[PDB]
RNA sequence: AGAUAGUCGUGGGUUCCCUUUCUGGAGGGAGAGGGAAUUCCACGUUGACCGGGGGAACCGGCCAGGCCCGGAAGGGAGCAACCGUGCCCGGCUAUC
Numbered sequence: 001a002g003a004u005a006g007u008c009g010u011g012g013g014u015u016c017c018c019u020u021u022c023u024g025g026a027g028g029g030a031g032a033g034g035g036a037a038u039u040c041c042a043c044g045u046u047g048a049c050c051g052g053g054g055g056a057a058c059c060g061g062c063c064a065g066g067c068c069c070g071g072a073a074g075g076g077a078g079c080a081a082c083c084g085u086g087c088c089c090g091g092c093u094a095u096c
Base pairs, nucleotide, nucleotide: 002096003095004094009043010042013038014037015036016035017034018033019032020031021030022029023028050090051089052088053087059084060083061082067076068075069074
């Protein structure tokens, strides 16, 4: 004792919309590819780390109820809630 700033690559995950192979009496089952995101994992990579806090109806995930298909089991589209994030506080380090 100030201002700011908190690595990038490929792979994969997921999600959204699209096209597609096979299939059941419903909810659906087993696969392929494309695009648009990513807050999610790889390793590799970089000075790009460490803690703290917190809460979006209208962000993402998920989803009690309620509305449904089922004989059930269970599976679904989905509102609130929750989570995650967004955010905020330090340190830590970086360029001015």